[PDB]
Overview
G70A tRNA minihelix ending in CCAC with a sequence from Homo sapiens: 36 nucleotides with solved positions. The structure was determined by X-ray diffraction at 3 A resolution and released in 2015. Kuhn et al. published it in Cell in 2015: "On-Enzyme Refolding Permits Small RNA and tRNA Surveillance by the CCA-Adding Enzyme". The entry also models sulfate ions. The depositors describe the entry as "Crystal structure of the A.fulgidus CCA-adding enzyme in complex with a G70A arginyl-tRNA minihelix ending in CCAC".
Context: bound to proteins that are not shown
RNA sequence: GGCCGCGGCAGGUUCGAGUCCUGCCGCGAUCGCCAC
Numbered sequence: 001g002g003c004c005g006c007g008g009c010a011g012g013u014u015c016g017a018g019u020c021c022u023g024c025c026g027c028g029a030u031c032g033c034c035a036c
Base pairs, nucleotide, nucleotide: 001034002033003032005027006026007025008024009023011021012020
């Protein structure tokens, strides 16, 4: 720097949506991962 895993907030979609969209903050003081 990015990926990944979680937590929280506000909006979208939908008949409805804890399961999908979207953006935001937080978290990695017991190591998450990769600079082969």